RNA sequence: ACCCUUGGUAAGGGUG
Numbered sequence: 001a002c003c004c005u006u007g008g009u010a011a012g013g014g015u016g
Base pairs, nucleotide, nucleotide: 001015002014003013004012
Other pairs, nucleotide, nucleotide, family: 005011tWS006008tHS
C1' cells in the first nucleotide's frame, strides 16, 4: 500500500 467492515474512520480480520 490493498479488500472485508463503516456514512467515514479507529479497532479487529484478510491480502502482498
A-site tRNA Thr from Escherichia coli: 16 nucleotides with solved positions. The structure was determined by X-ray crystallography at 3.6 angstrom resolution and released in 2015. Among the 49 different proteins in the entry, which are not shown, are 50S ribosomal protein L36, 50S ribosomal protein L29 and 50S ribosomal protein L23. Crystals were grown from: 4% PEG 20k, 4% PEG550 MME, 0.1M TRIS-ACETATE, 0.2M KSCN, 10mM MgCl. The source organism's lineage runs through Bacteria, Enterobacteriaceae, Escherichia, Escherichia coli and Escherichia coli K-12. Fagan et al. published it in Rna in 2014: "Structural insights into translational recoding by frameshift suppressor tRNASufJ". It comes from the structure "Crystal structure of tRNA-Thr bound to Codon ACC-C on the Ribosome". The entry also models magnesium and zinc ions.